[PDB]
C1' cells in the first nucleotide's frame, strides 16, 4: 500500500458508515 479491520476526521439515525492516510490483520 489493495482489502479488512482499529482507531482519526467527517457525516450521522450518533445506530453505523463514508473519506485519506496511520498503522495494524490478511494479502
Ligand atoms: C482508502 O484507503 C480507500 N479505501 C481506497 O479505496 C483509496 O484508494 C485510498 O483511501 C486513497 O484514496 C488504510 N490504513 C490506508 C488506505 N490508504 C485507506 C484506508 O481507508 C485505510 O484504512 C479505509 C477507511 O478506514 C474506511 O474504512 C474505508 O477505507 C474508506 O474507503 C472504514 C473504517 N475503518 C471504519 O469506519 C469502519 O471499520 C468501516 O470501514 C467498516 N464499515
Nucleotide at each position: 500500500g489493495g482489502c479488512g479491520u482499529c482507531g482519526c476526521a467527517c457525516c450521522u439515525u450518533c445506530g453505523g458508515g463514508u473519506g485519506a492516510a496511520g498503522u495494524c490483520g490478511c494479502c
Shown are 27 nucleotides from a PDB entry: RNA (FRAGMENT OF 18S RIBOSOMAL RNA). Bound small molecules: paromomycin (PAR). NMR data were recorded at pH 6.3 and 308 K. Released in 2001, the model rests on solution-state NMR data. The PDB entry is titled "EUKARYOTIC DECODING REGION A-SITE RNA-PAROMOMYCIN COMPLEX".